[PDB]
C1' cells in the first nucleotide's frame, strides 16, 4: 500500500422537530423476521447435541399492532380522523492475507 474483517452500519458527519441560541429530543411495549454492539480472533450468552443445528435468554435493526410525541382538519372543549415519527454518507485503531 491492496483486499477483506472491524462496521448488531460501530463511531463520526448529517437529517428532522423544538429552541434566538447554547442545546434538548427523535420513544415505550409486543409479535414476527433478521442480524450480534460490547470482543486478541467477527466469535451474542447459556442448555442440549458428535456436529450442522435446535431451544431459552440478553440485545441491535426491520415490519406490523398498541401507546406516546407531534402536524393538519373538525370539535367551544374532553376529543375524533389522517398523517409524520434520524433520510443519506460513513470510518479509524486493531486483526488476517498478499506484494
Nucleotide at each position: 500500500a491492496a483486499a477483506g474483517g472491524g462496521g448488531a452500519g460501530u463511531a463520526g458527519c448529517g437529517u428532522c422537530g423544538g429552541g434566538a441560541a447554547a442545546c434538548c429530543g427523535a420513544a415505550a411495549c409486543a409479535a414476527a423476521g433478521u442480524c450480534g454492539u460490547c470482543a486478541a480472533u467477527u466469535c451474542g450468552u447459556g442448555a442440549g447435541g458428535a456436529a450442522a443445528c435446535u431451544c431459552a435468554c440478553c440485545g441491535g435493526c426491520u415490519u406490523u399492532g398498541u401507546u406516546g410525541a407531534c402536524a393538519u382538519a373538525c370539535g367551544a372543549a374532553a376529543g375524533u380522523a389522517u398523517g409524520u415519527u434520524u433520510a443519506g454518507c460513513a470510518a479509524g485503531a486493531c486483526c488476517u492475507u498478499u506484494c